[PDB]
RNA sequence: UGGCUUGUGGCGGCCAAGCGUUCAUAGCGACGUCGCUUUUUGAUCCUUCG
Numbered sequence: 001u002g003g004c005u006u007g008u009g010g011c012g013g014c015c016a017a018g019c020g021u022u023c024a025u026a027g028c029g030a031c032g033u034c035g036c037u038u039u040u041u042g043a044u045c046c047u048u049c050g
Base pairs, nucleotide, nucleotide: 002046003044005042007041009037010036011035012034014032018028019027
C1' cells in the first nucleotide's frame, strides 16, 4: 500500500406532522426507520524490516 467493518464522511429511501399565504409531495421535508457507498477519518494486526 492492500485488506475485513463503516462507527465517522458522503449519498439516496419508506411515513408524512410541518414549510410552501389556499393546500402535506409542484419545490422542499421533523421526527422516527431501511440502507448504498470505500477518494475522508476510525478501529483491526492478516501480507511486507531475511